[PDB]
The PDB entry is titled "Structure of type I-D Cascade bound to a dsDNA target". An RNA structure (crRNA) from Synechocystis sp. PCC 6803, together with DNA, in which 72 nucleotides are resolved. The 2022 paper behind the entry is "Structural rearrangements allow nucleic acid discrimination by type I-D Cascade". The structure was determined by cryo-electron microscopy at 2.9 angstrom resolution and released in 2022. The entry also contains Cas7d, Cas5d, Cas10d and Cas11d, not shown here. Keywords: CRISPR, Complex, Ribonucleoprotein complex, type I-D, type ID, type I, cyanobacteria, synechocystis, RNA binding protein, DNA binding protein, DNA BINDING PROTEIN-DNA-RNA complex.
Context: bound to proteins that are not shown
RNA sequence: ACUGAAACGAUUGUUGUGCCCCUGGCGGUCGCUUUCAAUGCCU
DNA sequence: ACAACAATCAACGTGA
DNA sequence: CACGTTGATTTTT
Numbered sequence: 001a002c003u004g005a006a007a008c009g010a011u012u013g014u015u016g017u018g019c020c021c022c023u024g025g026c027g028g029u030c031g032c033u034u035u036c037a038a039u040g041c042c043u
Numbered sequence: 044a045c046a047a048c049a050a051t052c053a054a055c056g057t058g059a
Numbered sequence: 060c061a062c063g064t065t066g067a068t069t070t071t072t
Base pairs, nucleotide, nucleotide: 010051011050012049013048015046016045017044053065054064055063056062057061058060
C1' cells in the first nucleotide's frame, strides 16, 4: 500500500413410500291397434 | 405414519 | 521450511 492488494457457505441429495370415489339401486308403473264394414250386384 | 438433515473447515514440536 | 504428531466441551420448559 483505503483498518489495503486477490476472495463462490461450497459440494451431493426425488416430499418420498402404499392407497379401488368405494358400497347399494328394476327406467319403473298402467295401457285391447281400437272403432264400422254383406264377396256384393245379374244369370 | 414419519423424517427436518449429513462433514468438513489445526495446533503445535523438532530438526536442518 | 519441511518433517512428525494426535487431546479437548457440556447440554437449549